Chains: A with a sequence from Candidatus Koribacter versatilis Ellin345: 52 nucleotides with solved positions. The entry also models magnesium, sodium and bromide ions. An Rfam search finds the family "nadA riboswitch" in it. Huang et al. published it in Rna in 2020: "Structure and ligand binding of the ADP-binding domain of the NAD+ riboswitch". The depositors describe the entry as "Crystal structure of the ADP-binding domain of the NAD+ riboswitch with Nicotinamide adenine dinucleotide (NAD+)".

[PDB]
């Protein structure tokens, strides 16, 4: 340099941080807005462990 894999820390358990894609929930006449969407998935970064 590159790759793989994980989340200890957590006000039961699960959940590292921020932003996207797809598809949902709720509010609304619509435009549009709301949020731990306990759904799949991508990118970068934090912090572990490994491999070339």
């Nucleotide at each position: 340099g590159g790759c793989u894999u994980c989340a200890a820390c957590a006000a039961c358990c699960c959940c590292g941080u921020a932003g996207g894609u797809u598809g949902g929930g709720c509010c609304g006449a619509a435009a549009g807005g709301c949020a731990g969407c306990g759904a799949a998935u991508c990118u970068a970064c934090u912090g572990g462990a490994g491999c070339c």